[PDB]
Background:
Entry title: Crystal Structure of Enhanced Macrolide Bound to 50S Ribosomal Subunit. Shown are 680 nucleotides from a PDB entry: RNA (23S RIBOSOMAL RNA, nucleotides 1366 to 2058) from Haloarcula marismortui. An Rfam search finds the family "Archaeal large subunit ribosomal RNA" in it. The family has 91 seed sequences and 2,955 matches in Rfam 15.1. The literature on the family includes a 2001 paper in Science by Yusupov et al., "Crystal structure of the ribosome at 5.5 A resolution". Crystals were grown from: PEG6000, KCL, NH4CL, MGCl2, pH 5.8, VAPOR DIFFUSION, SITTING DROP, temperature 292K, temperature 292.0K. It was solved by X-ray crystallography to 2.7 angstroms.
Context: one part of a larger RNA, bound to proteins that are not shown
RNA sequence: CAUAGUAGCAGCGAUAGUCGGGUGAGAACCCCGACGGCCUAAUGGAUAAGGGUUCCUCAGCACUGCUGAUCAGCUGAGGGUUAGCCGGUCCUAAGUCAUACCGCAACUCGACUAUGACGAAAUGGGAAACGGGUUAAUAUUCCCGUGCCACUAUGCAGUGAAAGUUGACGCCCUGGGGUCGAUCACGCUGGGCA
RNA sequence: UCGCCCAGUCGAACCGUCCAACUCCGUGGAAGCCGUAAUGGCAGGAAGCGGACGAACGGCGGCAUAGGGAAACGUGAUUCAACCUGGGGCCCAUGAAAAGACGAGCAUAGUGUCCGUACCGAGAACCGACACAGGUGUCCAUGGCGGCGAAAGCCAAGGCCUGUCGGGAGCAACCAACGUUAGGGAAUUCGGCAAGUUAGUCCCGUACCUUCGGAAGAAGGGAUGCCUGCUCCGGAACGGAGCAGGUCGCAGUGACUCGGAAGCUCGGACUGUCUAGUAACAACAUAGGUGACCGCAAAUCCGCAAGGACUCGUACGGUCACUGAAUCCUGCCCAGUGCAGGUAUCUGAACACCUCGUACAAGAGGACGAAGGACCUGUCAACGGCGGGGG
RNA sequence: UCUUAAGGUAGCGUAGUACCUUGCCGCAUCAGUAGCGGCUUGCAUGAAUGGAUUAACCAGAGCUUCACUGUCCCAACGUUGGGCCCGGUGAACUG
Numbered sequence: 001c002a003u004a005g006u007a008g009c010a011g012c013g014a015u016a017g018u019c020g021g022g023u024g025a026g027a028a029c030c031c032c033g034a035c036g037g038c039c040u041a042a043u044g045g046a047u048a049a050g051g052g053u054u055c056c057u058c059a060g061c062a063c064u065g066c067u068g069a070u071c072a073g074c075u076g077a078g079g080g081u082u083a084g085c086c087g088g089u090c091c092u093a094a095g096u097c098a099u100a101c102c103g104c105a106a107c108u109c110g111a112c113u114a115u116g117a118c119g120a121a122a123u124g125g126g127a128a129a130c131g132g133g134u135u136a137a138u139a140u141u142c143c144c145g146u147g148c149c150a151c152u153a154u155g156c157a158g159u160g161a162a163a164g165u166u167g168a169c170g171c172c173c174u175g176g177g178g179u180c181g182a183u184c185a186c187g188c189u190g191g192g193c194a
Numbered sequence: 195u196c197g198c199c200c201a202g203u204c205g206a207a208c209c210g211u212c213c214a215a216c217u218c219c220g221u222g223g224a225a226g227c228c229g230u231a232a233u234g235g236c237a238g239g240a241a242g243c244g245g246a247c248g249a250a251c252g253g254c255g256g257c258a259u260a261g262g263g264a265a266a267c268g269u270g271a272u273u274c275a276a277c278c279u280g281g282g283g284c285c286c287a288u289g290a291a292a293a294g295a296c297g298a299g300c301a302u303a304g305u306g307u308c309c310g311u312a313c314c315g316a317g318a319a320c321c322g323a324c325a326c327a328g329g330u331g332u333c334c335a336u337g338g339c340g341g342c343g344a345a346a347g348c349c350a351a352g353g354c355c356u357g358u359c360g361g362g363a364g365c366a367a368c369c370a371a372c373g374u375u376a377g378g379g380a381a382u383u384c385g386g387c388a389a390g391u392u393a394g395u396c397c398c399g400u401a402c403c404u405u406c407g408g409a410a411g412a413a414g415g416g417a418u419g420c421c422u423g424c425u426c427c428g429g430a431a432c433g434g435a436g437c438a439g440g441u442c443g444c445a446g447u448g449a450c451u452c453g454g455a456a457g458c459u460c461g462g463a464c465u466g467u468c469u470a471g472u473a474a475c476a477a478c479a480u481a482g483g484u485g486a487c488c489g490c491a492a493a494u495c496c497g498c499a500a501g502g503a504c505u506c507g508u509a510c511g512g513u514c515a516c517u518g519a520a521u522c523c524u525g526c527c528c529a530g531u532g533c534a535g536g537u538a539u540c541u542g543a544a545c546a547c548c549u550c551g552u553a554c555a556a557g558a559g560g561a562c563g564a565a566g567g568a569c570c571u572g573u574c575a576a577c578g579g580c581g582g583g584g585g
Numbered sequence: 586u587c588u589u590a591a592g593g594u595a596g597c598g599u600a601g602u603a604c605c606u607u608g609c610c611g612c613a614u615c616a617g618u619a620g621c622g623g624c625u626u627g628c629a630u631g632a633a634u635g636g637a638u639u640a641a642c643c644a645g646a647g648c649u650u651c652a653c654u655g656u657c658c659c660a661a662c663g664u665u666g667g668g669c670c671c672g673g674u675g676a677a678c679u680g
Stems, first nucleotide, its partner, number of pairs: 001680002008674002017035006036355004044334004050314002054312001055079006064072002084148002086310003090125002095118006102110002129146005149306008164296003170284008181273006187203006204261001208256005217246005226236003262267001285289001320329002337349003359672004368667008377658002381656001386653001394418005403408001405519001419441009442446001454651007461643002466478002482517007494503003521637003525580003530577002532573005539568003547560004581587002596630001597627001608624005
C1' cells in the first nucleotide's frame, strides 16, 4: 500500500422513544414540557475493599467517548472534606515480629523457652449524640435546640472497695412481651375523578 | 352517570417511671391435683394468697408556647421485623480471649489533643490492557395487588430512556431467536437429540418389591370460575374448612406459576468429591469390615543442628495400610517374594589381640565373631497363585 | 500325578470379563448384530486383587411400553433482530 469505505457500531427477558420548545455558528442523541416506556434483592438507599479528586462551579471541544455533541468520569481555571460522644486510636483472636538464649562455617537463616511489641476501620470486644436548619460541593463534625460520657479541680457526702456480677458467646424447635411497617374502623386536613 | 380513589394526620436522644419472664421467701396444706404449644411440677411441700429481686432499641410523662408542616397537626384495633425475656431438644461435635464496665453519691468548673471524613462503589470511577454482557463483600428480606411464598406477573417510593450510532425498503435470498401448522405419529436419529406432553390445590384411589423407613405425588379417576344467602373452627384476621341456590365461556391452577408416567437390566449402597479452561462417571470420599505398629524415655513423621508435629493426646488411644452401607458369605496354597521370630553348626566388617614381615611402617595370615545371610519356623482380610496330562 | 506350594470350594457366568460371536432356545417386532430370560464347555469368572446379592438414592450406561409432538413424510405461512439501500464512524486476517 492492497485488503476496504469492507467487518463491527443488531442478537443478552433492559426492543424506547415521539411531538413541541430552550441554548447555540452548528442539535436524533445537551436542557424544559407533554405523551410513551424501562428497573422492584434492583437499574432504587447506605456502605467495605479498591480507586484518588473521578466530587462542586465557571469557561471550553484539539484529545477521550462504538455516530454527533453546545454534553461529559474529557480540556483549562478555581473551589470543596470542620467531630469529646461516627470510625481510627484502646483490647485481645488465629497468628506475626523484635530482643535474649541456643544452633549454623556464616547470615539477611533456624525450632523451643522467656520478655516486649504487633495482629480486627463493612463484620470480634468497646465510656458518651439526638432532632432540626444551613451550602454549589461537608455535616450525629458547621449552626440552633437539647442531651450525654470520661478525666481533673473544688465543695459536700463517704469510708465502704473486693467478693461478685458483666464484658462473654454453639446448632435445632418454640411460648410470652413488643416497636416500625402493612392492613381494617371512624374523625380531621388536602388532592383527584365525575 | 356512579360514589368511589389517593396522600397527610408528625415529633428524637435523653431524664423519670411501669414490668412480663426466670429465681427466691412467707402463707397454705394437695396422697391426684396444678400447668403447657410441647416437655413437665409436687409432703424434699402442688394450687391459691401475699412478698423480695427483676426486661425492651417497649408503654407512659417530661423533653416540646423544641422542631417540622400549606393544613389537619387522629383515636382504636389486628398481624407483629427490630429489640426484650422464657421453655424444650442435640453432641464420639461442647460452641473465644483480653481491655473495660458495674459493684461505688451529688454540685459546680475546667479539659477532651492526634488521624480518617469529597466522590464512585459499578452493563463508565474497583480487578479483568477498554467507558469489557465477566468478576467483586455487607445491609436495606415487612411498600401495594397476588399467592404457600423473600415465587411469577402487574404497580408504587426512588431511579432511568447511557445494557448510547442513526436513516430507508410489506423490508427479497440467507442466518439468529421465536409463533402456528391438515392427515399421519418416532416412519427421523447412534440415540425422541431438539421440541413437546404433564403441571397448582382438594377429594377418591394406589402394584411389585422392601433394610418395614420406604416404594408413593406410584398408577388411575373426579373436582376447580363468578354471583346470592349462609354454616362450622377460632378472641379475631383484610385467617381457614364447608353448604344451598343462581349463572357465563370452547376453556375457571382460564395469564402467570406449575411433575409426563410405567416396567426390565448394568454400576456405585446413600448425602458428599473431582480434572479453574473438552471427562461429574462406574473414578475419589464415606460409615461399616479387616490387618499392621506402639506402654508414652513408645509407634509414625519434620529438622543440618538447636529443636519440632502428633500432644492440654495415652490402647474405648493414634499411627500405617487394604476393603468399601446393610444381608448371606469369604474355600485351598507359606514353594518363590515380602515381613517376623528362632537358630547347634556354617558364613559374616572394623578396632583391640596373636603370628610372619619390616631395627619401624606398608603388607600377608590367624583367632574372635555383631546385625545380616545359609538353615528352621510363623504369616495370604502380605505380594500373589488355584494349570497340563492320566485313572 | 507333573510343574512350581496348592489345583478353583460357595457363588456367579457369552459378563463393562466370552476371541470364536449376530453362540443356541425363548420372549418382543412385519422384520431386533439391540434388550431381557434360560442354557453355559468360563479364548482368559470367583471370594476384603473380595464373591453373590440388594430396598433406597442417581443431570451415571443399555432396553421396552402408554401418552405427546413438524424428529420425520414435506414443507408452508407468520413474528422480532440482522441481512439489502443511505449518513457517520471504521479495523483485521492475508499478499

Overview:
The organism belongs to Haloarcula, within Archaea. Among the 28 different proteins in the entry, which are not shown, are 50S ribosomal protein L32e, 50S ribosomal protein L14P and 50S ribosomal protein L19e.